[PDB]
Context: bound to proteins that are not shown
RNA sequence: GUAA
RNA sequence: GGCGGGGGAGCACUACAAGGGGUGGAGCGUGCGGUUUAAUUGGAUUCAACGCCGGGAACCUCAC
RNA sequence: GGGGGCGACGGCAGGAUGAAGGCCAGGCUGAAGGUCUUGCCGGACGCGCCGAGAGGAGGUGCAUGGCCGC
RNA sequence: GUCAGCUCG
RNA sequence: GCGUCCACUUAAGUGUGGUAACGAGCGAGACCCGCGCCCCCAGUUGCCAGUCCCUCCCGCUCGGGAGGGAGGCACUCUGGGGGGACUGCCGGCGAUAAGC
RNA sequence: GGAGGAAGGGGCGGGCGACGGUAGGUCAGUAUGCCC
RNA sequence: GAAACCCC
RNA sequence: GGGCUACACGCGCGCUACAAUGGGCGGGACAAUGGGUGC
RNA sequence: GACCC
RNA sequence: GAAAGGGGGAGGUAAUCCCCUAAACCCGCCCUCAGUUCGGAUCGCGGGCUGCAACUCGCCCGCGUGAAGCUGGAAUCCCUAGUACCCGCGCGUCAUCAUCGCGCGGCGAAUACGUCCCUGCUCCUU
RNA sequence: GUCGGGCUCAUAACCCGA
Numbered sequence: 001g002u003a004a
Numbered sequence: 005g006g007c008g009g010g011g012g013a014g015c016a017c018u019a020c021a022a023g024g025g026g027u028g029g030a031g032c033g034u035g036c037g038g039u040u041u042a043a044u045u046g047g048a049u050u051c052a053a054c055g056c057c058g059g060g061a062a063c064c065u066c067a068c
Numbered sequence: 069g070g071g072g073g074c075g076a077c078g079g080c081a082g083g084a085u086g087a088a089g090g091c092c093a094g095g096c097u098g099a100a101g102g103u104c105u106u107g108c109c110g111g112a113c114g115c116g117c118c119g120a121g122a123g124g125a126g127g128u129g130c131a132u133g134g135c136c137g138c
Numbered sequence: 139g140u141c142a143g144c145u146c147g
Numbered sequence: 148g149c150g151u152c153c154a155c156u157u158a159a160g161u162g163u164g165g166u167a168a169c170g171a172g173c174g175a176g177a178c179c180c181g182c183g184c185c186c187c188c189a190g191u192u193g194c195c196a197g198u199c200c201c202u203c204c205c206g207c208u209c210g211g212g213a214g215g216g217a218g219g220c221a222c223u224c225u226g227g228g229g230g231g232a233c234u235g236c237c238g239g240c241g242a243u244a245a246g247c
Numbered sequence: 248g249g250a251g252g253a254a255g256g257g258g259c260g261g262g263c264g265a266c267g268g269u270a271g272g273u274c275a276g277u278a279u280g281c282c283c
Numbered sequence: 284g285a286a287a288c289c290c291c
Numbered sequence: 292g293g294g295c296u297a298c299a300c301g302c303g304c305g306c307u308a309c310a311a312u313g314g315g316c317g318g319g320a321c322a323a324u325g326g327g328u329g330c
Numbered sequence: 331g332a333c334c335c
Numbered sequence: 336g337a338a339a340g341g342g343g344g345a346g347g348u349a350a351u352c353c354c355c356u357a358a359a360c361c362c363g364c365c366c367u368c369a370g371u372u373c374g375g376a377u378c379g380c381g382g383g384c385u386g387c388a389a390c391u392c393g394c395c396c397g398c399g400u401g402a403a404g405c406u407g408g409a410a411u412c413c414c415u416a417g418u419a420c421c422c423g424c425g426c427g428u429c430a431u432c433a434u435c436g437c438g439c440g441g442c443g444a445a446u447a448c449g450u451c452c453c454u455g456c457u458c459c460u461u
Numbered sequence: 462g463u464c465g466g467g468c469u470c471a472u473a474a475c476c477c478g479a
Base pairs, nucleotide, nucleotide: 008461010460011459012458013457014456015455023414024413025412026411027410030307031306032305033304034303035302036301037300038298039297046057047056068293070291071290072289073288077119078118079117080116082113089109090108091107093105094104095103096102124283126282127281128280134273135272136271137269138268143173144172145171146170147169152165153164154163155162178262179261180260181259182258184230185229186228187227188226189225190224193220194219199216200215201214202213203212204211205210233255236249237248239247240246309407313366314365315364316363317362318361319360325354326353327352333343373404378399379398380397381396382395383394384393421441422440423439424438425437426436427435463479464478465477466476467475
Other pairs, nucleotide, nucleotide, family: 003280tWS016451tWH016454cWW017022cWW019450cWW019451cWW019453cWS020452cWS021415cWH022446cSS023445cSS028409tHS030403cSS033055tHS040044tWW043293tSS045059tWH045275tWW048053cSS061065cWS062386tWS062392tWS062430tWH066294cWW066295cWW067294cWW071100tWS074286tWH075115tHS075120tWS081114tHS082087cSS083112tWS086111tSS086112tHS087113tHS088110tHS092106cWS093101cHH097099tHS122284tHS129133cWH131274tWH132278cWW133277cWW139264tSS139266cWH140142cHS141265tWH142174tWS143265tWS146151tHH147150tHS156161cWW157159tHS162245cSS163244cSS190191cHS190220tHS191350cWH193223cWS195196cHS195218cWW208210cWS224350cWS231253tWS231254tWS232252cWS234236cHS235250cWW235256cWH241245tHS251255tWH252254tHS274279tWS310313cSS310371tWH320359tWH321358tWH322440cSS323424tWS323439cSS330347cWW331345tHS332344tHS334342cWW335341cWW336339tHS338396cSS339382tSS346352cSS347349cSS357423cSS358422cSS359441tWS367368cHS370371cHS374403tHS375401tSS376401tHS377400cWW385389tWH386388tHS389393tHS408477cSS415446tWW416445tHH417418cHS417443tWS418444tWH419443tHS428433tWH433435tHS450452cHS451453cHS
């Protein structure tokens, strides 16, 4: 790492 | 706790042993991966995906 | 692939000198008062504007509930 | 996995 | 952590004994629906054995058969309630217990 | 193991699936948060 | 969010 | 109004056969579960 | 959907 | 009407009328081991049913045509008794269309009442 | 050596056919  | 090509004990025809019938080779019915298309709508992929989504869709169903 | 519809409710342009809207015949059309040519009708609201809202077999089953297989 | 397990005072 | 472990037994953490153990809960079992045997109460739209009327057919009818309507719940059936099986009885293992 | 029995050792065939796990499937049966 | 909604 | 029904190909589950333990023709036998007014 | 054509 | 089918139409809101005289099985005749009186794909012409609409893309009937296939390598599945194998039937979906799902009866066996070898799972111990 | 199928959760190794 698409509900920080 | 879990695993051992470690040790005991106990089980199961989706295990074997003793048996009966087959599937795997041919043609077709149907589901799937893949190629093609303006679109060939999506989910499920070992056992536990593939006549499964009660899915035998001429329009409607329908999402393309 | 193509065609045609829909904005409770608040507040703006406009509105009974007549808003929203309906149709005989004929064109465009796959076919259609859907639009346009043609002129009548209805009697209050008003998507041309802004905010919001219905509705969604649109994303996420690795945000959940319920149900289900092993 | 209809397996014999999972827990409390 | 023990209890839930050990020996034997069970389909089973199902049981009987020994045990820093003693008591419990949920699951297993009990529970619910069918199947197979017997009895009671029921008799229509289900059933037709024994008696009785009527018609028809065959070896010409002594025998045999087939249909109707009168009657009856006998048998089948339908469905409410009951009975029946408990390792209960006899023999052998296992401890003489659980059990097989 | 055997008798008697229509039936024998859960009588035979089914319903009912514990505390949990599997980021297993379903938002495309209905309900539902967030984003468009 | 005059369209990814509704119909032919 | 078209598509999910396209077709060089690999796979799963099946149906019909490869005959005499049969094919054809004509005769003769015996069930159960279920369903019915848009029928 | 028995029964007749 | 040759067949699919067509025109009338009783009785049924149900132990009352209908679907509903199953197939495998038995008896007689033709075939005699052959790609055939096996097999029935594939294609031509014609007749029908449902539906608003059968070309893409439905189902049924008659005559014709007559493909591969002569028992299947390595591998691999299901079943312990009214069970498996074999045979047909009813419901669901359904306006029409069952080689499917779920149930029904008909005919009816072989083997073993055992082990942990293979593939797995449960408990104690290390 | 090449294409295809088997065995395994899957690839190698292994078995079979064209």

This is an experimental structure of RNA (16S ribosomal RNA; initiator Met-tRNA fMet from E. coli (A1U72 variant)), with 479 nucleotides shown.
The structure was determined by cryo-EM at 3.1 angstrom resolution and released in 2020.
The entry is indexed under Translation initiation, cryo-EM, ribosome, tRNA, evolution, archaea, rRNA modifications.
An Rfam search finds the family "Archaeal small subunit ribosomal RNA" in it.
Coureux et al. published it in Commun Biol in 2020: "Cryo-EM study of an archaeal 30S initiation complex gives insights into evolution of translation initiation".
The reconstruction used 142,000 particles.
Ions in the entry include magnesium and zinc.
Among the 13 different proteins in the entry, which are not shown, are 30S ribosomal protein S17e, 30S ribosomal protein S13 and 30S ribosomal protein S27ae.